[PDB]
C1' cells in the first nucleotide's frame, strides 16, 4: 500500500485488469 485466487455469476474486454460478494494470503 497495491497484487492474487483456490471457486460460481454479471458487464467492459483491443488484455489486461477492473466492477459486486464471501474467505485468506503475498512486501
Nucleotide at each position: 500500500g497495491g497484487a492474487a485466487g483456490u471457486c460460481c455469476g454479471g458487464u467492459c474486454u483491443u488484455c489486461g485488469g477492473a466492477c459486486c460478494g464471501g474467505c485468506u494470503u503475498c512486501c
Shown are 27 nucleotides from a PDB entry: RNA (RNASE P RNA RIBOZYME, P4 DOMAIN). The entry is an ensemble of 11 models. Sample source: synthesized from DNA oligonucleotide template by T7 RNA polymerase. Primary citation: Schmitz and Tinoco Jr., RNA (2000), "Solution structure and metal-ion binding of the P4 element from bacterial RNase P RNA". Method: solution-state NMR. The entry became public in 2000.